[PDB]
Context: bound to proteins that are not shown
Molecule: Template RNA (55-MER); Product RNA (35-MER)
RNA sequence: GUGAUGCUUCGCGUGGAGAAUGACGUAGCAUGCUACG
RNA sequence: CGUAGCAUGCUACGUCAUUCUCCACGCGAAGCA
Numbered sequence: 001g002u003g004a005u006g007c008u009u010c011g012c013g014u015g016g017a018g019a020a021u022g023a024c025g026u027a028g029c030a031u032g033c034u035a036c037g
Numbered sequence: 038c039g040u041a042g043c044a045u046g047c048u049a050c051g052u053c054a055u056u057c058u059c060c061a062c063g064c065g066a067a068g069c070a
Stems, first nucleotide, its partner, number of pairs: 005070011019056004025050002031044006
Other pairs, nucleotide, nucleotide, family: 017058cWW018057cWW023052cWW
């Protein structure tokens, strides 16, 4: 004392979209059973 | 056949736990032009 810009590889972190596995709440379709009328 | 209650199967949405593909950015390291 180490410039401007471009592209690329790697690592890390946050974020958005999406995929998979799983717990579980609400509502709805629908099978079975007890009671009232 | 209606109502309340209880049980079994199937399905939609919502919120969570985990993993991963792609990406927008941020930071770090590096290479080339």